[PDB]
Context: bound to proteins that are not shown
Molecule: pre-microRNA
RNA sequence: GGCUUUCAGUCGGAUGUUUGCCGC
RNA sequence: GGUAAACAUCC
RNA sequence: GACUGGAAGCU
Numbered sequence: 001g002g003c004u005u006u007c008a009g010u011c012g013g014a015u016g017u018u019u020g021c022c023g024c
Numbered sequence: 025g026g027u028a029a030a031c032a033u034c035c
Numbered sequence: 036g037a038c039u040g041g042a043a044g045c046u
Stems, first nucleotide, its partner, number of pairs: 001046001003044020
C1' cells in the first nucleotide's frame, strides 16, 4: 500500500435557541 | 410575521 | 459527513 475507532484544527450541511432591525 | 447576525446540539 | 495533524486496532 487495503480496511477502521479515538483526539484537536479549518470548514461544510441539518435542526434548534437567543439577540438586534422593520413608522415609506 | 418577516429579515440579518450570534451561539448550541447532531452527521 | 471534507481534509490537516496527534494513539492504536486490521487485509